Context: one part of a larger RNA, bound to proteins that are not shown
RNA sequence: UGACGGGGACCCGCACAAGCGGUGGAGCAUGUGGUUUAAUUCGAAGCAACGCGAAGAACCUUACCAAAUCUUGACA
RNA sequence: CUAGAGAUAG
RNA sequence: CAGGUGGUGCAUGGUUGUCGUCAGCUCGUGUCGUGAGAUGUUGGGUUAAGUCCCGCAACGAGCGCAACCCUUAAGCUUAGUUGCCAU
RNA sequence: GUUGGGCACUCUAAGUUGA
RNA sequence: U
RNA sequence: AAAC
RNA sequence: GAGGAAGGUGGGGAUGACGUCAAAUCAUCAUGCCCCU
RNA sequence: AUGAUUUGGGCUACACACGUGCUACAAUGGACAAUACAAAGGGCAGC
RNA sequence: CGCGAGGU
RNA sequence: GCAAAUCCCA
RNA sequence: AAAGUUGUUCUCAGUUCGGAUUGUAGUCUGCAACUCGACUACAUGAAGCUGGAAUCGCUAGUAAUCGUAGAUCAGCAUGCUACGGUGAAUACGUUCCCGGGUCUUGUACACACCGCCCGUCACACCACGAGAGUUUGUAACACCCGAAGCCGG
RNA sequence: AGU
RNA sequence: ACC
RNA sequence: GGAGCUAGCCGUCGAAGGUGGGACAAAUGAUUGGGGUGAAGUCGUAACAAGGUAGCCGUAUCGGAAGGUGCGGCUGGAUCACCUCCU
RNA sequence: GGAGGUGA
RNA sequence: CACAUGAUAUA
Numbered sequence: 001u002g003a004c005g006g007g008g009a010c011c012c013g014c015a016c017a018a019g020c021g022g023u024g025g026a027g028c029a030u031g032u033g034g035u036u037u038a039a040u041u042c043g044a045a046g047c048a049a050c051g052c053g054a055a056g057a058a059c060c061u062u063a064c065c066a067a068a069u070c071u072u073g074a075c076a
Numbered sequence: 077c078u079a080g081a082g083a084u085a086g
Numbered sequence: 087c088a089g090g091u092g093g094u095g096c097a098u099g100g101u102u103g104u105c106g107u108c109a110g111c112u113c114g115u116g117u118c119g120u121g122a123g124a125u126g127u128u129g130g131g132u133u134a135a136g137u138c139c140c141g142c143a144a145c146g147a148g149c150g151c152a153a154c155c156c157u158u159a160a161g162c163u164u165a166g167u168u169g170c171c172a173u
Numbered sequence: 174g175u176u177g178g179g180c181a182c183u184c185u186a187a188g189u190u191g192a
Numbered sequence: 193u
Numbered sequence: 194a195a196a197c
Numbered sequence: 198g199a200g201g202a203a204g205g206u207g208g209g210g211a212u213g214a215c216g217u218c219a220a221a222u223c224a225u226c227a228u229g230c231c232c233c234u
Numbered sequence: 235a236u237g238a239u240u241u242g243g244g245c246u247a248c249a250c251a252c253g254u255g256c257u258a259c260a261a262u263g264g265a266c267a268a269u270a271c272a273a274a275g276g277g278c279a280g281c
Numbered sequence: 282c283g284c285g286a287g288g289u
Numbered sequence: 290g291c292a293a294a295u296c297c298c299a
Numbered sequence: 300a301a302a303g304u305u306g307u308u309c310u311c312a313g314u315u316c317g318g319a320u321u322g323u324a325g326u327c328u329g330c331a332a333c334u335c336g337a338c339u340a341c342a343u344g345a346a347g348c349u350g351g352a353a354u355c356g357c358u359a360g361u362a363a364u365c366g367u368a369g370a371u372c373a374g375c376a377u378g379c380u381a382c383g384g385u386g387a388a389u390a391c392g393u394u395c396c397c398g399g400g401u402c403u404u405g406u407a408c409a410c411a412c413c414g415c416c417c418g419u420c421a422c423a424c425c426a427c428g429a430g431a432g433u434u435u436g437u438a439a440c441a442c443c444c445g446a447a448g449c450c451g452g
Numbered sequence: 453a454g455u
Numbered sequence: 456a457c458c
Numbered sequence: 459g460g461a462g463c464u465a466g467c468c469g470u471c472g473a474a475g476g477u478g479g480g481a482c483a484a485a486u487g488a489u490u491g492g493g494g495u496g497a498a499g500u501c502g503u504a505a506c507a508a509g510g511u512a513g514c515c516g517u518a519u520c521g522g523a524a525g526g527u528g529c530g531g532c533u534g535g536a537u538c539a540c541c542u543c544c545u
Numbered sequence: 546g547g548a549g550g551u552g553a
Numbered sequence: 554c555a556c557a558u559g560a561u562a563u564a
Base pairs, nucleotide, nucleotide: 001409002408003406004405005404007403008402009401010400011399012398013397015393016392019357020356021355022354023353026257027256028255029254030253031252032251033250034248035247042053043052064243065242066241067240068239069238070237073087077086078085079084089233092231093230094229098227099226100222101221102220103218105216110149111148112147113146114145115144116125117124118123129140130139131138155210156209157208158207160190161189162188163187164186165185166184169180170179171178259350263309264308265307266306267305268304269303275298276297277296280291281290282287316347321342322341323340324339325338326337327336363385364384365383366382367381368380369379412509414506417502418501420499422496423495424494425493427491428490429489432486433485434484435483436482437481440478441477442476443475448471450469451468452467453464454463455462457460458459512533513532514531515530516529517528518527519526520525537553538552540550541549542548543547544546
Other pairs, nucleotide, nucleotide, family: 002411tSS004507tWS005510tSS007508cHS014018cWW015396cWS016395cWS017358tWH017391tHS018389cSS019388cSS024351tHS024352tHS025258cWW025347cSS026346cSS031050cSS034249tHS036040tWW037039tHS038065cSS039243tWS041054tWW041224tWS044049cSS057061cWS058329tWS058335tWS058373tWH062244tWS062245cWW071235tWH073074cHS075088cWS076087tWS080082tHS080083tHS081241cSS082240cSS089234cWW090232cWS094223tHS095099cWH095226cWH097223tWH097228tWS100225tHS104217cWW106213tSS106215cWH108214tWH109150tWS110136cHS113127tHH114126tHS115126cHS116143tWS119121tHS119122tHS126145cHS128141cWW131195tSS132137cWW133135tHS135151cSS166167cHS166180tWS167169tHS167294cWH169183cWS170182cWS171174tHS174177cWH179181cHS184294cWS191202tWS191203tWS192204tWS199204cWH200204tWH201203tHS204205cWS223228tWS235237tHS255377cSS258347tSS259313cWS260263cSS260314tWH261311tWS270302tWH271301tWH272383cSS273367tWS273382cSS274299cWW276281cSS277280cSS278292tHS284340cWS285339cSS286325tSS291293cHS300366cSS301365cSS302384tSS310311cHS313314cHS317346tHS318344tSS318345tHS319344tHS320343cWW328332tWH328373cSS329331tHS332336tHS332374tWS356362cSS358389tWW359388tHH360361cHS360386tWS361387tWH362386tHS370378cWW371376tWH372375tHS392394cHS405507cSS407505tWS407506cSS415505cWW416504cWS418523cSS419500cWW421497cWW426492cWW430488tHS431487tHS438480cWW439479cWW444474tWW445473tHS446472tHS447472tHS449470cWW501522tWS502523tWS503504cHS507510cWH539551cWH
C1' cells in the first nucleotide's frame, strides 16, 4: 500500500425476512458423465460447463469409422 | 449408350 | 505449388464470459514524506450514483455515474391509402 | 367498411413538446 | 425537483 | 447549500 | 402538496471503467512456432 | 497422406449417475356444444 | 374428396 | 388473390 | 388465438385423470424415413394420487398461466428469440445466511485466510552429548635397582 | 697389587 | 723421571 | 728403601629401567539422549484477526502432541464503557 | 477531537 | 452453541 478478521461504524442487492410458484419423486424430450462401439468427431468443466458452439446430424452437413478409389491433387 | 454402390472408366 | 476442422488459447490478433451497472479507478501540476507512499479521492450532510453542496494543500483533469440513443405512457401540426366510419 | 362519401374519431409516421 |  |  | 397522461435517473432496452480468472475460443476467421506432401 | 472422392455406417448405442425442460397425478377438473376479445411478425414459384 | 394427417 | 396497412399464414 | 364465458354430462374411481409403450393401417417431404423424420386414424393403456435430505425463480402488468410469431429450415423445436391475453400474494425490518461499497482498527498475511504456521509420532543422512567398559600418551610423586661420572675414604 |  |  | 703416582675396594649423589596409586589428556563401546538438515508420510490446530479462551514472562503441576490449568507480573492486547489530562 | 487510567 | 483442513517450484 493492499487483502483479510468468528474487529468496529454506516450502507446496499429477491441476500435474508414476508409471500407466490417450482426443482429434487413418475413418464418422456434434451445436454453431459461413464460404459460400450469400427466409429460412437471435436470444443465447453463450480458460481461464470451440462436445450452450451449446433438459429435445424436420414444422404449432404461431418470432422469420425469400414470399404472402394486419387497423387501439381477437391481448391488457388 | 454401357459397366459400377457410387465416385468414376469404356 | 496447394492442402490440413493436425498440436500449442501457457506464444498470439480478433471476439466473449465473469466479478458487475459494483461506483468506483486513475492522471497532471503542486504540496507533505529520507523513502515506499500520501494528498486530492478524506471530513459534515445528501444521493441509485466519487450525485451534489460546504469545509479542507490542494487546484484541475480523465476513464466511470448521469445526460445525449431506442422503445413505452399524454397532447398538437402535417398526411388520408391499402387505415378509420360519426353524421 | 364489400363500396358511394368524408378525414370527423381511431390508426399510421415525420416534426414538435412533454412537468 |  | 444540495436535497429531503 | 398543487398542477399534470406521467413526480422524482417515470417503466424497459442499448451502453459494461482500471483490472482478475495465463477464464473461453488455433473448430468462424487470421496468425508465430512444432508438423507429411 | 494427418491431403482428396464416393457408397455404407456412426455422431441417435445403454447397466447406470447428474443438469435443464415438457406432460401429468385431476372436480378451481375431464369430455361434448355454442359463443367473444390480441399483439408482434413472415411470404416468390413463397403464402 | 378423405373420419383424419392431407390431395386436387 | 397477393412482392404487402390491400391477400394469405390466422 | 387460447385461457375465457354460457350450458349438458361425468361423480372422487388409477377412473370418462394420465397418454408412456406396443401392434396395425396411412399422409407428407425427400433420390432414399432400416439404423434414424414429422404427423394422422384404430387399437393398447405403463409409471404416476403432489414428491426425503436439499434446492431455484420472481417486487407488478412482475410471478403464475394461456395461446401467437420468427430465425435455422426440402422435411424435422418440449429448445432459442420475440408477442400479446388473463393476472396475483407479499415486503413489519436488517438480528441472522450469501455478496458488495465507504471510513476506521489489528495483522507474524502479499502465491494475499483455499494465507501463514506449531509440536509429537514415522522415514533418511549428519554431527554432538551420555554410557558398563576397552586402548593409548604425557608429567609429577613415592619406592627399588643403579651405568659412565662426581665427591669422600 | 704395581710403577 | 724425584730423594 | 721413602715421597709421589697408578690399579683396585667401600659409601653419598647419578641417567635409564622396574614397582605403585593417583592427575590429566586422545581414541573407541552394546545401548542411549537430544539437535540440525532433507521430504510432507501421519495426528491434531498452539501462534499470527478479539486467531475464535488476548498473548507473552517466571514458576508449579497435568497431559499423545502442539499445549492446559493455578499464582504473580507485563502490554509488546482487540472491542465497548465511566473518569484525569492535553489540544 | 486526541491520549492515559477504570470497568465490561 | 458450535466453524477442522487445504502438497512443490514457478505468480